[PDB]
RNA sequence: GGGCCCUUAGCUUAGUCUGGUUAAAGCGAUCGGCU
RNA sequence: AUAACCGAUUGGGCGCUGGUUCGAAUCCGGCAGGGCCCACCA
Numbered sequence: 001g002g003g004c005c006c007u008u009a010g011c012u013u014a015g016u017c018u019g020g021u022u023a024a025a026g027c028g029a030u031c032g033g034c035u
Numbered sequence: 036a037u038a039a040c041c042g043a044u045u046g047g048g049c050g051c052u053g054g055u056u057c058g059a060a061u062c063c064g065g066c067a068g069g070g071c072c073c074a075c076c077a
Base pairs, nucleotide, nucleotide: 004070005069006068007067010027011026012025013024020057028045029044030043031042032041033040051065052064053063054062
Other pairs, nucleotide, nucleotide, family: 002072cWW008014tWH008023tWS009010cHS009046cWH010046cHS011027cWW014023tWS015023cWS015049tWW019058cSS024047tWH035036tHS056058tHS059062tHS
């Protein structure tokens, strides 16, 4: 030098190779209600 | 009263910077890391 894989909220996961329209979640902070 | 429980909120530039379609997180190349296969003379 040489082939590919990975970056999406604070945190840890989707959705991408099949784009045209809705990016989606848990927890976390908070505010509920509970006592 | 907390904890748990459950209700409801509360946040996304889609790592960069370009390129391309009318339309890009999605495709194509080029920088950071980070991981990754594999090779190497008699």